[PDB]
RNA sequence: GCAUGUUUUCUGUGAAAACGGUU
Numbered sequence: 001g002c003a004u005g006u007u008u009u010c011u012g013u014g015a016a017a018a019c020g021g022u023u
Base pairs, nucleotide, nucleotide: 005019006018007017008016009015010014
């Protein structure tokens, strides 16, 4: 170095979600 994140769905010009460490 770790660790302040990631991964995704459809009928898309946008709508939503989950995580043992961390909650």
Shown are 23 nucleotides from a PDB entry: RNA. Keywords: CDE, RNA, murine, wild type. Method: solution-state NMR. The entry became public in 2015. NMR data were recorded at pH 6.5 and 300 K. The 2015 paper behind the entry is "A Distinct, Sequence-Induced Conformation Is Required for Recognition of the Constitutive Decay Element RNA by Roquin".